[PDB]
Context: one part of a larger RNA, bound to proteins that are not shown
RNA sequence: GAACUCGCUGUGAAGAUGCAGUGUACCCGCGGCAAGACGGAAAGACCCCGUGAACCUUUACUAUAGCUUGACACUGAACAUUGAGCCUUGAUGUGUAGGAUAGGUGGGAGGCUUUGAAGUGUGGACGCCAGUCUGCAUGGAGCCGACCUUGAAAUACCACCCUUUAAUGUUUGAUGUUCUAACGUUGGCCCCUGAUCGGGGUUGCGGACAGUGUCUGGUGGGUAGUUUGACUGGGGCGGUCUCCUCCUAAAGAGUAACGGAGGAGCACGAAGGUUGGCUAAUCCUGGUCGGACAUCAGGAGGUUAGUGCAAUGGCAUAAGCCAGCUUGACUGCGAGCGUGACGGCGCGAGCAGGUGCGAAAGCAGGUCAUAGUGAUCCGGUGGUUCUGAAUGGAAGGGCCAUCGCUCAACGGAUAAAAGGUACUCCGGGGAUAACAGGCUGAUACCGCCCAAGAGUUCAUAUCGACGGCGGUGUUUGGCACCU
RNA sequence: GAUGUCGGCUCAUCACAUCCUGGGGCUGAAGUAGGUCCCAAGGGUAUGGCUGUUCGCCAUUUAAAGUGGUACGCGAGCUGGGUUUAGAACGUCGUGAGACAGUUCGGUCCCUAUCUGCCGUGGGCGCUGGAGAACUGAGGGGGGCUGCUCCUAGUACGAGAGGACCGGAGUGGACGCAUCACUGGUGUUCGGGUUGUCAUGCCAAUGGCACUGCCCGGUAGCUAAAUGCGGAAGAGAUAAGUGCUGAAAGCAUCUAAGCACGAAACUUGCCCCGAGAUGAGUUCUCCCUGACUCCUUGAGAGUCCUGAAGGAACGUUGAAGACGACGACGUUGAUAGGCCGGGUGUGUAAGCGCAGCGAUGCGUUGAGCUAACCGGUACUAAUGAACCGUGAGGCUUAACCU
Numbered sequence: 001g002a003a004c005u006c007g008c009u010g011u012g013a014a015g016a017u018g019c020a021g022u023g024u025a026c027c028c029g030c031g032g033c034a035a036g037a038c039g040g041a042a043a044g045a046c047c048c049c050g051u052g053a054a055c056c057u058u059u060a061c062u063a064u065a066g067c068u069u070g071a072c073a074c075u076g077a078a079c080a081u082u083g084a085g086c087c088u089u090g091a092u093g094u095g096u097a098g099g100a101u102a103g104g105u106g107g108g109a110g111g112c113u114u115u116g117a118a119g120u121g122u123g124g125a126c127g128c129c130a131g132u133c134u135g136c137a138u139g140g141a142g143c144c145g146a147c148c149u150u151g152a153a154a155u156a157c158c159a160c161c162c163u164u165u166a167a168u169g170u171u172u173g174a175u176g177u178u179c180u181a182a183c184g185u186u187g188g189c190c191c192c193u194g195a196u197c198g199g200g201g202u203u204g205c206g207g208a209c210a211g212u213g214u215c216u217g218g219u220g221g222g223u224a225g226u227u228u229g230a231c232u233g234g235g236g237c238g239g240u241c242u243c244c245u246c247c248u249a250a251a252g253a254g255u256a257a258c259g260g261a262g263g264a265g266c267a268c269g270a271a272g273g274u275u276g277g278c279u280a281a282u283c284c285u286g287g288u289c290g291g292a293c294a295u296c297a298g299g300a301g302g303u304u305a306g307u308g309c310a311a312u313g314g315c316a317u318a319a320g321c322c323a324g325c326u327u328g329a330c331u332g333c334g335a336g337c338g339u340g341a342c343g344g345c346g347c348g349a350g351c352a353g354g355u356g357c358g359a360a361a362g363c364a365g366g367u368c369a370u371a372g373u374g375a376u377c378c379g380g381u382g383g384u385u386c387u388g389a390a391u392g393g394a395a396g397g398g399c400c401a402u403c404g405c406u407c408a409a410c411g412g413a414u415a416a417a418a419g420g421u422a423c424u425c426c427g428g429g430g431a432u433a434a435c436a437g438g439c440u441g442a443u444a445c446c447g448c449c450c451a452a453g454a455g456u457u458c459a460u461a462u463c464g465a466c467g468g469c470g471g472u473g474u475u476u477g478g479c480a481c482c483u
Numbered sequence: 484g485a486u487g488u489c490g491g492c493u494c495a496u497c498a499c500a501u502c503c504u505g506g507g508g509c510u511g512a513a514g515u516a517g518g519u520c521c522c523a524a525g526g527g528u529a530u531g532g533c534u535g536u537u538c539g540c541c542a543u544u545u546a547a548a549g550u551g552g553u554a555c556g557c558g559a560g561c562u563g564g565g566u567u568u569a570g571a572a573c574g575u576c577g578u579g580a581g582a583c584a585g586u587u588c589g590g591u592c593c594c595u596a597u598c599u600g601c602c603g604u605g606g607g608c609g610c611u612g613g614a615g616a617a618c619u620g621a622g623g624g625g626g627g628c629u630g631c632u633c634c635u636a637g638u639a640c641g642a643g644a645g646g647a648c649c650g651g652a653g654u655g656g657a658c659g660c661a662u663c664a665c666u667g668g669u670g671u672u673c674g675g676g677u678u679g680u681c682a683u684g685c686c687a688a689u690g691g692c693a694c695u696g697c698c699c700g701g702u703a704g705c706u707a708a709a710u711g712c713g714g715a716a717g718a719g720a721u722a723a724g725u726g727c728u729g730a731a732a733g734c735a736u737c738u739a740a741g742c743a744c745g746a747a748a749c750u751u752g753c754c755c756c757g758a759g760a761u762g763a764g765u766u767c768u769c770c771c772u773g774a775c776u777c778c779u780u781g782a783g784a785g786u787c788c789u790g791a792a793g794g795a796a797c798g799u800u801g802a803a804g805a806c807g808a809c810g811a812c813g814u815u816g817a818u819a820g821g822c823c824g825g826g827u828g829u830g831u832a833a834g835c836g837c838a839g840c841g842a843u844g845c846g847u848u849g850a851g852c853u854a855a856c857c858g859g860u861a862c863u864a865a866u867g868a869a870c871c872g873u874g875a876g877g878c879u880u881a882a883c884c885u
Base pairs, nucleotide, nucleotide: 003017006023007022008021009020010019026607027606028605029604030603031602032601033600035599036598037597039594040593047429048428049427050426052425053424054421055420056419057418060226061225062224063223064222066219067218068217070215071214072213073212074211076179077178078177079176080175081174082173093162106158110144120137126131183206184205185204187203188202189201190200191199192198229241230240231239238258242264243263244262245261246260247259265410266308267367268366272326273325274324275323276322277321278320280304282300283299284298285297286296306315307314309372311370312369313368330353331352332351333350336347337346338345339344342411355364356363357362378404379403380402381401382400383399384398386397387396436483437481438479439478440477442476444472445471446470447469448468449467453463454462488565489564490562491561492560494556495553496552497551498550499549502527503526504525505522506521507520508519509518510517529543530542531541532540533539570588572586573585574583575582576581608759612770613769614768615767616766617765618764622756623755624754625753628656629655630654631653632652633651634650640645658713659712660711661710662709666707667706668705669704673700674699675698676697677696678693679692680691681690682689683688717751718750719749724744725743726742727741771876773787774786775785776784777783778781788874793871794870797813798812799811800810801809818864819863820862821860822859823858824857825856828852829851834847835846836845837844838843
C1' cells in the first nucleotide's frame, strides 16, 4: 500500500489478523468500552554523529572602533639656562740631551715695542708642581737665534696642516620666561536682521598651547571573524597516537582487540679499521692487615660469563678481553636481490680513484644485528666550466654540500586558536546510549549432593562448616539484535 | 520519518516457590501451642500517621494482611506529587558564560473508534410444506471465604499451670443476588410558610420573576444505611499419605496379580444461559384436499381461481426499553387519558360572620387543595378493511400393512 482484517502455543529482523501447528467461528447492523492494530499527530527535542549553525563567555587565536603615547605638519618672535659640528683665530705639543715644555716640511736670517717694550703685585683658568698664556693698574726704552751642544734649532716673522682645548656671528636639541600675529572662544558689543542658526566687524580671554591630519608604541570581548583532533564495546572522564623486542600468530611471509609483557627519541675518534695475542661465571683449599665479598696461589667447573642501553636471534674462527699502528665513520658508481599502495627503506659482490693495517693470502664504504626519528614549502651558509629580461656585469634563480620543526595528534590542515548553551537550531542514525522487548545467566533467588560439627549422648527433630551439582528468568549486570 | 516516565487511582488476569483456610509424614510432638517437610491454586488475603514515594518505620486491626509474571499489567482509562525544558535563589565549582542522579519556590497531559477484542442488543438466511407453543441438554458461565460463643468438657492429657481431637448448635465480618413490607434518602410534577418586586383597575384574592427566590414537610418511583436469601450437605474419581491380602526373593514387603481408605483442588450436586448443538434434536396442537397452458421435459415455467393456520402493520400502551426487541390491550373492549369514590400528603382554603384601634385571633372547619397510588367507570381514543403468508409438501432403500 492493498484486504476475504479470529484465539492460542510456537517461529521469525528477536513482542504476528496475515508464517507453522492447532482451537474456535452461519451472513449483516446498532448502542457501548478502550486491551491490541508497536493506534493518529510532529523526518526524536534526549543520546551520538557532521572537519553543520547560531548566540553567549573569557587572562583561546587573529583583528579592530574607542581611549592613550610620541614624531612631523597647520606652527611664529625674543631672551635666559643648558648639548654638538663648523670659515677663522687665541690656547694644546715635558724619551732626554738643556740657558728648559723640541709634532713636522718649506721661507729666512732679527720678530715685537710710541693704536706701547722689558720689570712688579695679581684674575679665574691650565699644569708633570717646572711654568705657558692671559685682564687690568701704573709702567716707558728693551725680553727674545747660529747660540756650545743637540737624531729635532728656535713662537724670529709667513704658510697648509696632525694630537688637544676655550669663544662667538652662527645651524639645529631640551627646559623655562615673556610676546602676538597663526589657531580656539558654547565672554561683551555692532551689522546683515522682523533671527539664542550662520557670517562679517570690533573688543576681551586663551595662545603657539589646545585641537585636527599622516605616521607610531601601549591598551582594547566595546565589537568582529573563527578555532577548540581522533581512537573508544554509546559519549564524557581516564588511557592512547611515531619507532624497537617477545608472545598471541594456527612449524614460509603477513595477521586484530582499550589482548599479555618490556624498551627508544641515544652513546662512541674509539666503544671505528686492521694486525698480533687472550678466554668467562661461580665455588673449594692455602695465604699479613683482609673480614661473607679486595689482591695472591692452586684446584674444581666449562660460558651457569660477557655484549655501551630492552628483548629476541646470534657469537670461541669468537661478535667477548688486551695491545701496536691508524681514519675505509673514504669519494664516484653498482650486477643482482629483499620489503613496501606509494613516498620510501634495506642487503649487496664487483668496477674506477685515493687510503689504513698485514711479511703475505687478505680485511676495511662505521659499531654482533634488529630502536635512537620528521616529507614538502620557506629561507640561511659555503662551493660552482650552469642561468643572467638591450649589452657587460650584478641581483635573483639552478646545481652540489650543509643548517633550521617533542610539526610527539610523530604521512606533518594555519605562521598563528579556549570554553558555554536548560534560550537553542539544522542535516542525519536504531550504523550509537537512556525505557521496554530479545540473547546471556557472571550476579541474584530457589532446589539438591557430601557430611565437619552444634544439638547432654546422637551428623541427618532442628541447623549445617569446607567443598560439589542444578533450576528459574527473578535482582545487579554484560551485549547492542528491534524501535 | 517518536514503542510516553516513577508513584497513586480505576480495572484486572495468570503462575505456585502457599500467607489463611483444607489434607498429611517426622518432631528434641504430653496437652495447648509450635518446628520442619509433602500434597493442595477453590475461595479469601487491613485501615491509618510520615514521605512524591515504590519501599520502609510506626499505630491499631485480621483467619491471613502471600511471592512473583502480565511493556518493572493498566496515561487513544483518570491523576501529575516526583523525575526531565524555559523563571528565581542557596550551598558548591568556575575568571566567566554557566554547572551539580545537591537542595529550594513556580511551572499547558490532545484524539468524535475504521479493524481486532470485549459488554450488551437487533436484522437476514438456514435448519426441507407452513404455523403456534412447551421442552431435551451437547456445550458455556456464575458460585465455592471465614471469625467468635456455647455444648461435648474443665472431660482426654498433665505434678500443676493449663487444656484438646472427633462431633453438634448458635451468632457475626466481608462478599453476592433479589426486594421496597418496615426504617430512611430523594421526591424542580403535591401542600404550606415567607423576603423583594411587577402585574391582574383597586380592596381582598392570586399569578410571574429572583438558584425550585429562599425554606418547611411529603405521594408514587428509584434506592441503602433498610431486610429476606446464598456459599453447603451428599455422590464419583483421586493428591500426599495410610492400609489389607500377596509372591518375585521359603523371610520381609501397600504392589508385581487382586482389594480398601484418603483434601476447599478434579467430575457432579446449587444458580443462570443454551439446538447457528449446520451433529440445526424432541413432544403437543393448528392449517391448506382447484383448473389449465407452454417448453429445451423436470425438484421446469406461466395464467386464471383461491388467500388458510398464522404473521405483520397501524392504534391505545407497560415497574419492558437507547433504537430495535419483549409484554398487555383494540368496541365480543378497562389498553391509556379523563371521570367517580377512596387513600395519601399538606395542615383548618376562599367567602361570610364575631372580637380587637390595629397587626391579628376565633367560628364556619381537620377545612381546602392533593402527581406518578388503590377500587371502579366506555365519557375520549384504540376502524370496517387492506397487507404478508398458500393450495397436501423431493429422491432412494427398508419395514409394515396392502